[PDB]
An RNA structure from Paracandidimonas lactea, in which 705 nucleotides are resolved.
Ions in the entry include magnesium and potassium.
The reconstruction used 33,739 particles.

RNA sequence: GGGCGACUACGAAACGGGCCUGGGUAGGAAAUGACCCAGUGACCCUGACAGUUUGGGAAAGUCGGUGAAAGCCCGACCCUCGGGGCCUAGCGAAAGUGGGCGACGAGUGCAACACCUGGAGGCUGAGGGCGUCAGUGAUGGCGUCAGGCAUGCGGGAGAAAUCUAGGCAUGCUGGCACCUAUCGAAAGAUGGGGCCGCUGGAUAGCUCAAUCAGGUAAAGGCACCGUUCAGGUGCUGUGUUGAGGCAUAGGAAGGCAGGGCCGCAGUCGCGGUAAGCAAGCAGCGUUGAAGCGCAUCGGCAGUACCGCAUCCGUUAUGGAACCUUGGGAGCGAGAAACCCUGGAAACGGGGGUAGGGUCAGAGACCUAGAUAAAUCCGAUGUGGCCGAGCUGGCUGUCGUUCGAUGCCGUAGUACUGACUGUCUAAGUAGGGAAGGUCUCGGCAGAUCGUGGGGGUGGCACCCUGCGAAAUUAUCUGCCAAGACUGGGAGAUGGCUUGAGUAGUGCCGCCGCGCGAGCGGUGGGCAGACCAUGGGGGCAGACUUGCUGGAUGUUCCUAUCGGCGAAAGAGCCAAGCGGUAAC
RNA sequence: AGCAGGCGCCACCUGCUGCGGAACCGCUGAAGCCGCGUGCCUCUAACAGGGCUGGCGCGGCUACGAAGGGCGCUGGGGGUGGGAACCACCUCCUUCGACCCAAUCCAUGG
RNA sequence: CCACGACAAGGAG
Numbered sequence: 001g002g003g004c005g006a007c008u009a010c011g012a013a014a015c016g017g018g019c020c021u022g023g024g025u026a027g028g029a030a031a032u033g034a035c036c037c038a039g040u041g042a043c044c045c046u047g048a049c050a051g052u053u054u055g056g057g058a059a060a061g062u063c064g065g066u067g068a069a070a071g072c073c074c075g076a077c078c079c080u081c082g083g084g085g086c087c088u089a090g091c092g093a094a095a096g097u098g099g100g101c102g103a104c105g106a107g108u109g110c111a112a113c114a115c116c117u118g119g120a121g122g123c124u125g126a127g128g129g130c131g132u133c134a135g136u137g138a139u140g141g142c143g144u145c146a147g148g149c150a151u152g153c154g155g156g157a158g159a160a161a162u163c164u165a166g167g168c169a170u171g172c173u174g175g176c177a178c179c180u181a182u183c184g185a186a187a188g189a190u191g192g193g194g195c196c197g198c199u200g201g202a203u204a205g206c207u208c209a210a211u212c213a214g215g216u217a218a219a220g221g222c223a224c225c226g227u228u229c230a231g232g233u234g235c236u237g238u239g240u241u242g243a244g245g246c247a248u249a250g251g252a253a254g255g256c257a258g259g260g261c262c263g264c265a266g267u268c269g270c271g272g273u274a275a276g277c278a279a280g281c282a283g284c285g286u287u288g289a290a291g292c293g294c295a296u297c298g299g300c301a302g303u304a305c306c307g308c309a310u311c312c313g314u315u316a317u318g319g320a321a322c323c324u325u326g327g328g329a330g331c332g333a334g335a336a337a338c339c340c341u342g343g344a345a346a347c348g349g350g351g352g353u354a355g356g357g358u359c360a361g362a363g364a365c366c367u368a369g370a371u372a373a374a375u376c377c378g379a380u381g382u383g384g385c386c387g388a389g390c391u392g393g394c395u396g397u398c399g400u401u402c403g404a405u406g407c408c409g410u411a412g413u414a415c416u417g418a419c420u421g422u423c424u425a426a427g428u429a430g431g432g433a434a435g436g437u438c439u440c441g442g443c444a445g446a447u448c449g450u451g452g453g454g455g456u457g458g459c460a461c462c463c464u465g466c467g468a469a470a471u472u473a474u475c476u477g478c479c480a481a482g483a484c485u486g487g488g489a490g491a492u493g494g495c496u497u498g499a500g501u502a503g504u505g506c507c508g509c510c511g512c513g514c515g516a517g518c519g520g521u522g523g524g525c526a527g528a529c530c531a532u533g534g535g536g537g538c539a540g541a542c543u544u545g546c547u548g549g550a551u552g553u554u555c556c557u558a559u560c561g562g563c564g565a566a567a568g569a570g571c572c573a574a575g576c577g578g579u580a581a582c
Numbered sequence: 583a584g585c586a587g588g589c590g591c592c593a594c595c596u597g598c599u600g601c602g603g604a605a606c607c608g609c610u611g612a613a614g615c616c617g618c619g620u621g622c623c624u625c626u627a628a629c630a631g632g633g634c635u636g637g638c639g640c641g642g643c644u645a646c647g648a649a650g651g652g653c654g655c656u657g658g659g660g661g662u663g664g665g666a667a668c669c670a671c672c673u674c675c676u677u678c679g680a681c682c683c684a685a686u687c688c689a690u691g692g
Numbered sequence: 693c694c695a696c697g698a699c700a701a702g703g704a705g
Stems, first nucleotide, its partner, number of pairs: 003206002007430004016045003019041001020039006047423007055416002061077005078109001079107004085101004090097002110242005115215005123200001125198001128145007149171004155164003174196003178193006220236006244408005250402003254398005260273003275547006281392004291385002293382002298377002306332003310329003318688002322703004338351005355367005435485005441479007448467002451464004492573006503563001504526004508521005529562002532558008574610006584598005611646001613644008621634004650683003653679002657675008690695003
């Protein structure tokens, strides 16, 4: 270093915030909204597990016939969406949208609980300026300062490179699924107001919450449509329960894992493999294990909507490394509003929507994987590309479906509350050393000469450059005190420091108490934590089994002994990499 | 450390291959996986699979590293240019600022 | 020290 993650105490309580009622403050034409005073509450942010009460407490869009049986099931009607045909009272340069009428398809359309989008709010994190009070000052208490962007004054953090948590002038300007007024059928257009510092495009342990308005509406991405350019369309982009569930043998079809591995080694032995002891099938096959090739034997051209324990390449070298968004492929089922015609009827046929071409309809004819890939499907032995797997069965587990057995429910049900007991990666607090930066006072002193070459075993020492500093005023250290920061992401072994510091409830004492109660005390007890025995549960790492207390982890119980941390910082030993000289 | 050969001899030259201890300097981090206890995200019909610092706490295990890079200062030395003094720039490095970046994942040929 | 190929995108490790 990642936005946070250490230890101790309390702990679902409390601080804090939000929601609700009433009066004032500023500004307004009014209305939202902002600020200050006060009060309420089986209201929220605000849990998990096990019990006691139910204190409250729902529902099926409507109408008729049905096992009466539901809101079952059937028939009809209303509403909302999906794709298309035809028009216009509009917008738009076009694409595309507002509005209107048939046909088709889909939807419990209701209740409860979740989740998604947007404004404000205060939570994790990042600390500066301006006034007032203190002090020898460093710096501390109180109150204030932010839609957003570019150019400068004057600032701020860091030794510095570098960066910018709130000031002033010049320029337009943003969000609100916020308030209010006018025009319009609507989509929309035009005026007047209120609020708004950054991050949480942190996958998942913690913060990102509680409110208000909505239920696909926001940013980004991919594909497509039309213009020098502008602007749009589709997907990402809402869920679970409303009656079944739980456990025990059985049938059917499915998913996953095993036939140990490595030296030895050639050979069997042998040595190893997180403590020991047993078992781990049979065939094909390096003379194709799986894919790609080869033509024939045959077919396939139907959109919207719906379903499959269905599948996929590149961006993104090669990971068959994980998951997503678009863009694609396979299978089953499958409509429409529009035209032509036979007609007196009875009522039927033929084209397009729904892959492509010939003739102005009744009608007839032609064309397969196809241009670069995200598999058309099904057969053969093989020549071009490719090197180890494939079938059958056993054992051990995971789920889907069916018939049975025993139970608890299907309205006081689901859901939501209250009380009791325990737990804590929610929440609220405590201390912390080395180190770094600044402040007051003093102690002895210094203040122009030192460097460069030689010199010497080396120090000392010689010869001389070379600038400028010094006087006032600034510096060498040294001593006794202050202010801010610094402390939280795993593995070589010992020690020290932090530290006898932080650290729970009663009893007794000391100090401080104007009055009511506030600190210190590890002193006497019960706590917490550590050590030492007993027992229960789970487990030994290629797969399946057995022994366990010899090993790892979790829990209680012994009325047995001992009070007691963490982050950070130093020393030694050892390991790794460069080395010197003797 | 030690040592020979060419050297007439020696000086001198070639150098020779395994050391060395003591001694100096720098560093001591990391990919993870398994068993038990306690929570989550994604996907699967479910078990599985991929992750949340190796999730977290304890213990063990397999393969590693033991000098990653950039931006500035007190210092050293060695240069290029200018040069009246003295200056602008590049080069090798210790001590300094968790100031910034890299993978918050691993590969290969010459 | 030299190899980035080419006709979509994101997250984590």